[PDB]
RNA sequence: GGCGUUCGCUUAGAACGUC
Numbered sequence: 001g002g003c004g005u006u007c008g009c010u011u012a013g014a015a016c017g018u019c
Base pairs, nucleotide, nucleotide: 001019002018003017004016005015006014007013
Other pairs, nucleotide, nucleotide, family: 008012cWS011013cWS
């Protein structure tokens, strides 16, 4: 720096992981 997953929220978000 990218890829995803997921938490979670009143809130449409937030982490989380992964190369």